Solved structure of RNA from Schizosaccharomyces pombe, 738 nucleotides shown. The reconstruction used 35,000 particles. It holds a match to the Rfam family "Eukaryotic large subunit ribosomal RNA". Its family is annotated with structural constituent of ribosome and ribosome in the Gene Ontology. The family is grouped with related families in Rfam's "LSU clan". The PDB entry is titled "Ytm1 associated nascent 60S ribosome State 3". The work is reported in "Chromatin localization of nucleophosmin organizes ribosome biogenesis" (Ugolini et al., Mol.Cell, 2022). The entry is indexed under 60S Ribosome, nucleophosmin, ribosome biogenesis, fkbp, ribosome. The entry has 43 different proteins, among them 60S ribosomal protein L4-B, 60S ribosomal protein L37-B and 60S ribosomal protein L33-B. Ions in the entry include zinc.
Context: one part of a larger RNA, bound to proteins that are not shown
RNA sequence: GGAAGUAGCAAAUAUUCAAAUGAGAACUUUGAAGACUGAAGUGGGGAAAGGUUCCAUGUGAACAGCAGUUGGACAUGGGUUAGUCGAUCCUAAGAGAUAGGGAAGCUCCGUAUGAAAG
RNA sequence: GCACGAUUUUUCGUGCC
RNA sequence: UAUCGAAAGGGAAUCCGGUUAAUAUUCCGGAACCAGAAGGUGGAAUCAACACGGCAACGUAAAUGAAGUUGGAGACGUCGGCGGGAGCCCUGGGAAGAGUUCUCUUUUCUUUUUAACAAACCA
RNA sequence: CACCCUGAAAUCGGUUUAUCCGGAGCUAGGGUAUGGUGUUUGGAAGAGUUCAGCG
RNA sequence: GCUGAAUCCGGUGCGCUCUCGACGGCCCUUGAAAAUCCAACGGAAG
RNA sequence: UUGUUUUCACAUCUGGUCGUACUCAUAACCGCAGCAGGUCUCCAAGGUGAACAGCCUCUAGUUGAUAGAACAAUGUAGAUAAGGGAAGUCGGCAAAAUGGAUCCGUAACUUCGGGAUAAGGAUUGGCUCUAAGGGU
RNA sequence: AUCAACUUAGAACUGGUACGGACAAGGGGAAUCUGACUGUCUAAUUAAAACAUAGCAUUGCGAUGGCCAGAAAGUGGUGUUGACGCAAUGUGAUUUCUGCCCAGUGCUC
RNA sequence: GAAUGUCAAAGUGAAGAAAUUCAACCAAGCGCGGGUAAACGGC
RNA sequence: AAGGUAGCCAAAUGCCUCGUCAUCUAACUAGUGACGCGCAUGAAUGGAUUAACGAGAUUCCCACUGUCCCUAUCUACUAUCUAGCGAAACC
Repeated sequence: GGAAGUAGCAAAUAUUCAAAUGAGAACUUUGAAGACUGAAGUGGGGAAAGGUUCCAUGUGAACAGCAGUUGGACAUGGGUUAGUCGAUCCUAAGAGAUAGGGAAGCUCCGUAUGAAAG
Repeated sequence: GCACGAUUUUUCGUGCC
Repeated sequence: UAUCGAAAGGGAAUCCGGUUAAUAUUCCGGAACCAGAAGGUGGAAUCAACACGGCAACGUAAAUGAAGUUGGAGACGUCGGCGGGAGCCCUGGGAAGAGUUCUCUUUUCUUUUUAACAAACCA
Repeated sequence: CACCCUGAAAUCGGUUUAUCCGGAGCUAGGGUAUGGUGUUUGGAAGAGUUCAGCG
Repeated sequence: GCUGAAUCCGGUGCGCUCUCGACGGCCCUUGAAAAUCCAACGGAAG
Repeated sequence: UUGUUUUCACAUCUGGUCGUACUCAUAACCGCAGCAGGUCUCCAAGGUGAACAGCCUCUAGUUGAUAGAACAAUGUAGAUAAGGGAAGUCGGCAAAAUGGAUCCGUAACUUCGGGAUAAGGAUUGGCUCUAAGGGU
Repeated sequence: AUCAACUUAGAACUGGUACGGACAAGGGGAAUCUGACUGUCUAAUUAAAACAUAGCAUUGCGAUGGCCAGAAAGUGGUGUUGACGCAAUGUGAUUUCUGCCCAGUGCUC
Repeated sequence: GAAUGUCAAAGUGAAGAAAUUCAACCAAGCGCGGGUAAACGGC
Repeated sequence: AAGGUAGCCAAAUGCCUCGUCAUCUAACUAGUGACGCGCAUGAAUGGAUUAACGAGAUUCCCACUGUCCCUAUCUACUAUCUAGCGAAACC
C1' cells in the first nucleotide's frame, strides 16, 4: 500500500441561555439557570515518588486521539526567607571498622573478643 | 581516665576506676 | 564498649492577626519562649558555718554539697464500659443586615470570634 | 482516686454502671498532694467579623 | 482614606471527634532501647 | 568586722548548616499515555435511620469524559408480563421470592455451649390524646 | 412550687385493608458425601475434600550433646536455651477404638 | 551381642643382590544373633 | 512371619454393573435405606462415628418466579446517518 475514511472515539446522571473576547466559540471567560461529588467528598492537607508541572505574561505551529481564543503544552521572566517546623541528636532490628584468626587471593569471619583498647 | 603534692636524688611520684 | 542506622520511634523552645501574581507557625506588626554564657543589681543564708514552719501528709522566693553509689523520668500491649474537659452539633432571647410575604409565619437565613504565653484560683 | 491526723467499727458498714474496701484502722470529721484543653484577668479589641454613612 | 455603631446574655446531652481520669477484662502473648533530664544517700571542701 | 555561698527575683548578649514552590492523583507518582488499575495517612456539617449504611442537603469543589440528529435489526445495561409454575437445563444456571422492628411461637439433634432469626404466626401510617419513667 | 430530656405502654379518631409505603434489607426445610472449627495457597483458567491447626503419638539429644550451617577459621544458628527443652517426623477437635505379623526391608544393639 | 568368616594402608616374619614375591595378623563396614510396625510394609 | 480382627461398604473405593431388594415418582442408568465371596474396604499410610461450622460435592420438599410453554412490550447506551478525528489484524 489494499483493508479504509473502515473498526472506532458509547463506564463515572448534564447541561442550557445571554454577554465578552476573537478570523474563528458545543468546549475560553463572566452572569443567570439546571445538576452532581454529599464530610469514609470529585473538599482541605501531608508522607513515598515526581521536579518547576507553581506564578504572571505571551501563543504560528506541534501536543491536549473533536475543537480550542484555553492548558500541567510552547516561549519569557518571576517565585520557596525558620534559635522554636523537620533533618541534624539518640538509640532499634540491623549494618560495620578496629583486636585477632582464616584465605592462592578477590576477600571472609569477628564487634570488649586471647588487645598493653583511658 | 581522674585526683593530690612548699619541687621529687630541680631524670614524678602517691592514689582511685 | 568505634561508628552508621527512624523526615511515623525518643526529643529544649512560637502564637495570633496581616501580607504576595506565586512564600509563610519562616516574611510584616504585635506578643512570647528555649538553651548557653559572663559578670552586674536587688534580696536570701552565714561568728548558733550551710534557712524556717507544720503532730503529720508536706509547705515556703531563696536555702553550699566534691568523689562514689543508688533511684526516678524518658519508657510503652490490647479490649471494654464509666466520668471530666475542649471543639463541633443542638438550643432560648437580644442586636445587625439579607431571603420570603395571594395568604401564613414576633420567622427563614447569615454574623455574633478570642491564640500561644503570663498570673491568681480550683477534690 | 492516692496520703496524713484524731477515732476505734458486728444490729458490720462504706460503695461502683461494673463488689471491691476496712482492727495492716472502715464510716465520719479535719487536713496534705496532684491542677488544665477549667474559671477570673493580662495578651485584647486597637484585632478579626458584621452593618450604616462620607470622600 | 475617614467617621459611626454592633461584636450580648444564657441553656442542653446514652450526640460526634480528640483528649484526660479512675477502673474492669484478656494472655503457655505480659506488650523497645538509648541519648538527655532531675532527685536522693554520702560528707570532700570551705 | 570581713568574707563566703545563693537550683531566688531581675535586667544583658547570642542561636550556624540543609529542606521549605507545586502535585500527592479519573491529568503532576507507577502502570510506554493526561490509562475506569494500583499507591500510607490526618480533618469530617444537617435530616432520615441502630448506623461513618443507602438516599437527600450545607461549606468547599466540579459541571470534566468528540459532538449533533435519528430511533432499523442484533447487542450491552436495566424494567414488566395473562394462565401455568422447573414442563427448561448436565444441574433452579440467571431471575424472582424473602428481608427492618415489635409481640407470640419454635423440632430433630447435641460435645448441653448450641441448633435458632429454626420452622411458623400476627403487628407497623397519620393525627388528637392521656399514662408512667428524672432535677431543684 | 419550678426546670430539663427522648424512651416505652395504651386509648380512641382517621385514610382507595394503606403502614420497614422511596431507600435499606435472611428464602426456608428434610437429608447424604466430606473436611472438625477460625484461618492458608496455585498474583493472571483449579479456594477445594488440598495445606495449616489444637489434640494424639513416635524419635534423637543431659552440652566434650542432638540438629543445622561454613572453603576455612580463635566460625555461626537453635541458645538471653536445659527435657513442662530443643531438634526430627507421622496422624489431624471431641467420642469410640486403634487387631495379627519382625519373614522381608529399614533402624537399633 | 557374638563368631572370626572377611579385611586396605601401616607395621611383623621368611626368601632374594634388591625391585619385590610369599606368610600371619587388622579396625570399620559386613556376616551371624537379640529388639523394633502410632518404621516401610503384610494380613 | 502372621493369615483382614473390630468395623464399614456397589461408599469420592465394586471391573462385572443400569448389582439385588425396599423407598421416592405417572415414569429415575439419580438420591436414600439395606444386603456383601468386598475386581482391588479396614484400623495414627488411622477405622467407625459425630454437634457446630463450609462462596466444598449430591438428592428431595415448600415458597418463588419469563428457566420454559411462547413470546411480547418498554427505557437508556450502542450500532445507524452526520461534522471532526482515525487505527489494526490479515493479504